About this RNA: Shown are 38 nucleotides from a PDB entry: RNA with a sequence from Homo sapiens, together with DNA. The entry is indexed under Complex of DNA(ASO) and RNA OOO stereochemistry (PO-backbone) RNase H, HYDROLASE-RNA complex. It comes from the structure "RNase H complex with ASO (OOO) and RNA". Released in 2024, the model rests on X-ray crystallography data to a resolution of 2.68 A.
Context: bound to proteins that are not shown
DNA sequence: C
DNA sequence: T
DNA sequence: ACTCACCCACTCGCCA
C1' cells in the first nucleotide's frame, strides 16, 4: 500500500424491543 | 413520567 | 425502569 | 435492553 471485520469516546440526531 |  |  | 449512520480519529484484529 489494497481489501475487510470489529473496537474506543465525544458530537449529531434518529428508530426501537421489554417492562411500571 |  |  | 438494544440498532441505525453519520461527523471528528487513533487502537486491535483477518487476507494479499
Nucleotide at each position: 500500500u489494497g481489501g475487510c471485520g470489529a473496537g474506543u469516546g465525544g458530537g449529531u440526531g434518529a428508530g426501537u424491543g421489554a417492562g411500571g